[PDB]
Context: one part of a larger RNA, bound to proteins that are not shown
RNA sequence: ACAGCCAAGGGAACGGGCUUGGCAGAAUCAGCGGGGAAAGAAGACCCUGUUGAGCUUGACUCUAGUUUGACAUUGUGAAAA
RNA sequence: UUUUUUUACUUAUUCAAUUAAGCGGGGCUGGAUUUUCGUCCAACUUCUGGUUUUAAGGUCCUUCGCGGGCCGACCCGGGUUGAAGACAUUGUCAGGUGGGGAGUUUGGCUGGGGCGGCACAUCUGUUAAACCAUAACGCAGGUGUCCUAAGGGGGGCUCAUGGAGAACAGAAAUCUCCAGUAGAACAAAAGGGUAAAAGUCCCCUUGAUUUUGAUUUUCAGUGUGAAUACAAACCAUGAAAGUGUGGCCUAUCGAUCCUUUAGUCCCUCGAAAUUUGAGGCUAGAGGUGCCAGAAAAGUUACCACAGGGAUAACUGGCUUGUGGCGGCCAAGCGUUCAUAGCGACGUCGCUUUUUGAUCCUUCGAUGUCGGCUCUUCCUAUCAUACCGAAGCAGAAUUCGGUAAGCGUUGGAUUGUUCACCCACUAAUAGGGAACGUGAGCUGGGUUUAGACCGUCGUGAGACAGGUUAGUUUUACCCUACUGAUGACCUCAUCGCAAUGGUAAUUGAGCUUAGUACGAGAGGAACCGCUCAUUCAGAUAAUUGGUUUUUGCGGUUGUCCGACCGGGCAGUGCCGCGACGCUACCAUCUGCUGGAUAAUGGCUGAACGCCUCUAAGUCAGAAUCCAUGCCAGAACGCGAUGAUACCUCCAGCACGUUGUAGACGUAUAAGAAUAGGCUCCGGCCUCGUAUCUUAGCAGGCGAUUCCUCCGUUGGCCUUGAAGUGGCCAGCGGUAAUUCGCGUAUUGUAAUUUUAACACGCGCUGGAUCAAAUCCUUUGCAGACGACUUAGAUGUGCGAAAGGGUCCUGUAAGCAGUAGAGUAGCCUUGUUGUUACGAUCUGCUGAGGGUAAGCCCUCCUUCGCCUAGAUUU
Numbered sequence: 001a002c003a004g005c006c007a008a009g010g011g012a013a014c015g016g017g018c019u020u021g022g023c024a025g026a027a028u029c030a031g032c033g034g035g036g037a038a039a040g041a042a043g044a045c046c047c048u049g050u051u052g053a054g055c056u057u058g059a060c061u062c063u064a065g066u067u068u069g070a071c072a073u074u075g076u077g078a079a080a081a
Numbered sequence: 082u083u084u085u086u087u088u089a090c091u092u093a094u095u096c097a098a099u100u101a102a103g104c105g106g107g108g109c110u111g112g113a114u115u116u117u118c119g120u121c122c123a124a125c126u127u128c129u130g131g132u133u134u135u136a137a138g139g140u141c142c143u144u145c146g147c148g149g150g151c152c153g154a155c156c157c158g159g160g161u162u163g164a165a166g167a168c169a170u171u172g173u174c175a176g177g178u179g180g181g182g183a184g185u186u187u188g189g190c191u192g193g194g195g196c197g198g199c200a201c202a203u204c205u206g207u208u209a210a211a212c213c214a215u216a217a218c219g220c221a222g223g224u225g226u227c228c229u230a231a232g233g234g235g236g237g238c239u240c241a242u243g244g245a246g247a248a249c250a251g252a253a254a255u256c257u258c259c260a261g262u263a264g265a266a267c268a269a270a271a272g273g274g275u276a277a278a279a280g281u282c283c284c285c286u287u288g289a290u291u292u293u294g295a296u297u298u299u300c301a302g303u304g305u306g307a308a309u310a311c312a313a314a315c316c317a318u319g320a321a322a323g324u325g326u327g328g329c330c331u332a333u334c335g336a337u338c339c340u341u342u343a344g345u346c347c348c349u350c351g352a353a354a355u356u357u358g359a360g361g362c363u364a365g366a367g368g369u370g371c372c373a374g375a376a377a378a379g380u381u382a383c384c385a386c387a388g389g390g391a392u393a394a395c396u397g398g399c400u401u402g403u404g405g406c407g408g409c410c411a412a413g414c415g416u417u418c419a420u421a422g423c424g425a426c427g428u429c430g431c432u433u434u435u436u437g438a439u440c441c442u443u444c445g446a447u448g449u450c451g452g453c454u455c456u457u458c459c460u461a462u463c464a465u466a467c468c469g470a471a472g473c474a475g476a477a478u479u480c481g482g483u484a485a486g487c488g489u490u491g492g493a494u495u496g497u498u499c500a501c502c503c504a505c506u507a508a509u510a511g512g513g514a515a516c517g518u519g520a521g522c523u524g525g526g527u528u529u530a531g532a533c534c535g536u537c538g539u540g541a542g543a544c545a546g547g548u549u550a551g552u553u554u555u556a557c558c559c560u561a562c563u564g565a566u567g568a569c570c571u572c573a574u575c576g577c578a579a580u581g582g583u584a585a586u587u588g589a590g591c592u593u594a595g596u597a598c599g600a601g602a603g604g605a606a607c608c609g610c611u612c613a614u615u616c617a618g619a620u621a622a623u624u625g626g627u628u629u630u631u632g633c634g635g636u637u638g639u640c641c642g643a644c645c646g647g648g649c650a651g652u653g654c655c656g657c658g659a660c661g662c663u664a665c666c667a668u669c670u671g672c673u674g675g676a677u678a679a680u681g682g683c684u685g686a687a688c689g690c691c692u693c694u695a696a697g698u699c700a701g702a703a704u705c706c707a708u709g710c711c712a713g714a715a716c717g718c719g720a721u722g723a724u725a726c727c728u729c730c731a732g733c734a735c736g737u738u739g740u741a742g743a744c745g746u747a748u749a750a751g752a753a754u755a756g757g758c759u760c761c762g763g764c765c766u767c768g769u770a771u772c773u774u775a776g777c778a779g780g781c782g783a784u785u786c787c788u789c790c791g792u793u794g795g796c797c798u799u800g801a802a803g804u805g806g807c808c809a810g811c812g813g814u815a816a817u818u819c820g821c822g823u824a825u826u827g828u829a830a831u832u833u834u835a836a837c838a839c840g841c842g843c844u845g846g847a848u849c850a851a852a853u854c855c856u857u858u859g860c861a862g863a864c865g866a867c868u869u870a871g872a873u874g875u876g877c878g879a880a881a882g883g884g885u886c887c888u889g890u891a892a893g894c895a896g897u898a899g900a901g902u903a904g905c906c907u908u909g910u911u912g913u914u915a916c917g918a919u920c921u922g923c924u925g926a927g928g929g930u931a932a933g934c935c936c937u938c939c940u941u942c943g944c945c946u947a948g949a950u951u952u
Stems, first nucleotide, its partner, number of pairs: 002016001005022005027566005034560003038555002046389004051385002053381004059185005065178008075090005081085001095164004104158004110123002138152005188201001189199002197218001202224006225372001226268001227328002232286007240264001242260006266275002269333001271331003288315001290314003295309004303373001316325003339367006347361004397441001400437001402436001404432006413423002450525001451523003455517001456514005463488001465486001466483006490504003494500001531549004535544003571723007580712003588612002598603001617670004626662001632657001635654001638649001641646001673707001676704001680700001683697001728847006735840003739837002745772001747771002756765003780821004789813002796806002850951002855871002859867001874944001879940001881937004886929003893923004898919001901916005906909001
Other pairs, nucleotide, nucleotide, family: 001017cWW010015tWH013397cSS013398cSS025716tHS026567tHS029863tWS032561cWW033034cHS033556tWS033560cWS036520cWH043394cWW044446cWH045393cWW045444tWS046193tSS047392cWS050375tWW056540cSS057059cWH060180tWH064179tHS073170cWW074167tWS091167tWH093166tHS093168tWH094169tHS099101cWS109124cWW112122cWW114120cWW117119tHS136154tHH137153tHS143146tWS179181cHS185377tWS186378cWH187379cWH190218cWH192218tSS198200tHS204270tWS205271tSS208217tHS209216tHH210215tWW223332tWS225370tWS227231tWS230287tWW230289tHH234318tSS239278tWH240265cSS241261tHS251253tWS251254cWH263265cHS263276tWS265278tWW274279tWS278280tHS288325cSS291326cWH294310cWW299305cWW313326tWH319321tHS319322tHS335369tHS335374tSS336369tWH337368tWH349351tWS369374cWS379541tSS381383cHS389444tHS393444tWH396442cWW398439cWW399438cWW401403tWS403435cWW411425tHS412424tWS414419tHS415421tHS418472tWW419424cWS448553tWS454518cWW462464cHS463485tWH464507cSS466702cSS474598cSS475597cWS475603tSS483678cSS484703cWS488508tSS489510cWH493501cWW495499tHS505509tWW506508tHS507587tHS518521cHS524553tWS530551tHS538540tHS538541tHS556558cHS565865tHS568715tHH578713tSS578714tHS579713tHS584616tWS585615cWH587613cWH590610cWH591609cWH593607tWS594606tHH595596cHS595604tWS596605tWH597604tHS599601tSS616671cWH621664tHS624664cWH628659tHS632887tSS632928cSS633656cWH634655cWH637650cWH640647cWH660931tWS664666cSS672708cWW674706cHH675705cWH677702tWH679701tHS681699cWH684694tWH684696tWS685695tHS687688cHS687691tHH694696cWH726728tHS734841cWW745773cWW753756cSS760762cHS775815tHS784817cWW785816cHS788814cWH791811cWH792810cWW793809cWH794808cWH795807cWH852949cWH853948cWW854947cWW857869cWW858868cWW859861tHS861866cWS862865tWS873944tHS876943cWW878941cWW885930cWW889925cSS889926tHS890924tSS891926tHS892924cHH899918tWS900917tHS925926cHS930931tHS
């Protein structure tokens, strides 16, 4: 997906379908919350990726800023050494 | 001339103030100053919260003017006034600092990842299963070095050890002899190998050199590492043959780029030449241990994306070490005594309720602990039933058998599972169902984001460490379950019962009985009554609960205009409250066969004895089945009543868009089988039997015999799902023998024929019905459904009266009641009038009363319908 009754077996180790049994009779109404490993979301936990981002620092490489030196701006005299 | 240092100047540059308003020098006035004439300082305003501006005046001119110039108000310099000053500042480079900010990284393997380890480059033995090859985080180990000798050649010798002997001297010193297959040594792990050596000592050397090739191992037949055999030199050693291209062999290690060195008498710098410098060619070194070689720290509980069940955390699946439970043996314990009850040392199992191991399913999600609620299942049985055993005298207790029918509690602490106490109890057994059960709940814990503490970290942050606060979504789908309708077979009433469910439980008092038993203490049970616990079904007389009876009364605040009666406050509130519903909060009720299990027995062999078994058999449990009890197959059945019509019953006739499948579709004792049947003579493996069986699918006549078959009517009889027997008549009939007809369906083609079922039609009879809708009821109901009633009646419906109940004394009137208060005048002698909660009488009155109360011959109404369907 198609659908919609079970038990056991085997099976991707818990079947609505397979196998062996149990069974099984139109169409429906009101409730119900066992099941449909029910719906909602490409698991948010975990791991992988030579995928990120936030934050930190004594990670690697830098940088604004700041500090120091030199030259220019930069001229005019005096005194010693 | 210039170097460094200090110092001075103003105009560069910088800063500040201002309406750029008074600066510098001199003169004038004054005093102390040396009185040098000639030096320094000042030079209008200070009891008061007033005013101050558009000049007075002097002099010279004049149009004789508040007209014009100068002075009043000193001259000169045009530097507005101060500070700083070649220093700051600015521009360009250079060193430092710089998580404030930016970019990026934060290996791999791995019984999940992290921690741990290196199984990441490599060597030895084993795994490894006799060529080679061969895995694991398999086992026991090793390497990243060391050596100018521990490399090469040659010569001599024999080692470890043991025995015997010699002063100190001994177990170990050094010397001698004998034995001594390596048991020693060979740098370093282990394995091979080696004795006139490969060991040890001595002598000489540098083959640990140069040149590139070929080959081997890992192997892609790539690199690296390592190794082998030659060739051409130059050497070393030895008398020589020969040996030597590092270490006896198997490990001891390293690309591109870049730097550096050695060699190349070398090549290039591209307009030409020289010299520096630089670049080339060949060979080394500097190193990548993540070792075929990236340059690299963390955290995320704020987190994100692509994916993974290739991979963990929860269930399930295999396993059962561990947990739990059960056996075998018998050393001992038990007064003696292995086995009443235990059972060590050993050993065999079972379960999947513990925890592990693994990673098969699920990562485009299976909602992840516990508790509450509810059902069912298992037995490895705690209690209850019945029994066996005891170290069972009684009582109590312990072990075991059938047995899971029926029970197994209320609480304090903790989220707790578990645990531990209190108390009751017959007992307070153990488990499973996706560690049952979150579209059932809750959210205590766990399990995001906030916050605190302790330890750890420099920090961001971490902590199965502790605290506090923290959204729990959707069923209307299918099935399952619980109830409820329901088409077809005419409608209806009364029944049967296949199958499904099933229900009872336990204790205590009196008596037995202070008895049995027992030396005292102590101390039972069977029968029989009387109750009660848990559970189940039902009911509403009583009691209790419920109140929209909004029934009566009370009462609060407003609103209706005169206080009667009511409205509103989602039912204003309170007391009582009938009906109905309802509570171990109330009352009633809950049977008995049969078959067995354990066990104890009878008769009795095997096995001349025995004995519950083998054949047979008896008793017996809360066990199983059934009854009593609930449902009633909507595809199970019976009896009965009425059945209109397109009708029904019987007979006849014809036909079929019919058939789980006719063709002789023939056959009734019962019972045993280590015994039966009989005709009482006998017979029995045998249904391989008996009946029937000829004729145009079966004719027409004759001869002949009373056989056979079918059918109609009468009588009797058969109820397990009703069928057969005697008699009358009618009809047809090879036991025997013949005559007439068959042809041509052409050499096989189903052999169209039976029996039911159904339909159509004719004849002969028979009958003139219900259900549903609708209205109504409330013994019932979500809706259907169900119990009722609707044609004249003991009817139906609406009022009314009475009864029964509920409330509690209605409105109105009256009063010589009433706490009293005001007015009037004869001042009352019960004076009267006006107001006055309340009280008393009429008044157990008035109000309500079936809507799911009772009775009624008091009144009024309505009535033989409409519509659908039916064999």
Solved structure of RNA (26S rRNA, nucleotides 2325 to 3338) from Neurospora crassa, 952 nucleotides shown. The entry has 76 different proteins, among them 40S ribosomal protein S27, 60S ribosomal protein L27 (eL27) and 40S ribosomal protein S14 (uS11). The entry is indexed under Protein Synthesis Inhibitor, Cytosolic Ribosome, Polysomal Ribosome, Peptidyl Transferase Center, TRANSLATION. Released in 2021, the model rests on electron microscopy data to a resolution of 2.7 angstroms. The PDB entry is titled "Structure of the translating Neurospora crassa ribosome arrested by cycloheximide". The work is reported in "Structure of the translating Neurospora ribosome arrested by cycloheximide" (Shen et al., Proc.Natl.Acad.Sci.USA, 2021). It holds a match to the Rfam family "Eukaryotic large subunit ribosomal RNA". Rfam 15.1 lists 107,465 matches to the family in 2,616 species. Its Rfam clan is "LSU clan". Gene Ontology terms of the family: structural constituent of ribosome and ribosome.